[PDB]
RNA sequence: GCGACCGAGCCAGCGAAAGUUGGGAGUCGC
Numbered sequence: 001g002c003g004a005c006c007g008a009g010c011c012a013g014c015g016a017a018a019g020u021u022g023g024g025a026g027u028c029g030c
Base pairs, nucleotide, nucleotide: 001030002029003028004027005026010023011022012021013020014019
Other pairs, nucleotide, nucleotide, family: 006025cWW007008cHS007009cHS015017tHS
């Protein structure tokens, strides 16, 4: 870091607000 499960309900931007864009965890094999 990939995925399958599960869900920390998590982190960083853009916004007054709603909104909205990336990122990331616990277990199996790597």

Shown are 30 nucleotides from a PDB entry: RNA (LEAD-DEPENDENT RIBOZYME). Keywords: CATALYTIC RNA, INTERNAL LOOPS, LEADZYME, NMR SPECTROSCOPY, RNA STRUCTURE, RNA. Sample source: PREPARED BY IN VITRO TRANSCRIPTION FROM SYNTHETIC DNA TEMPLATE. The work is reported in "NMR solution structure of the lead-dependent ribozyme: evidence for dynamics in RNA catalysis" (Hoogstraten et al., J.Mol.Biol., 1998). The structure was determined by solution NMR and released in 1998.